[PDB]
RNA sequence: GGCAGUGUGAGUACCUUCACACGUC
Numbered sequence: 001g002g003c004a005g006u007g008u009g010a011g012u013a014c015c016u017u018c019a020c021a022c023g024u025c
Stems, first nucleotide, its partner, number of pairs: 002024002005022006
């Protein structure tokens, strides 16, 4: 798309952050 959560990488960490990707039919 047809919708929309979310994975993860770094680290202050994990209940902060920032970027990127992805599911689904």
Molecule: TAU EXON 10 SPLICING REGULATORY ELEMENT RNA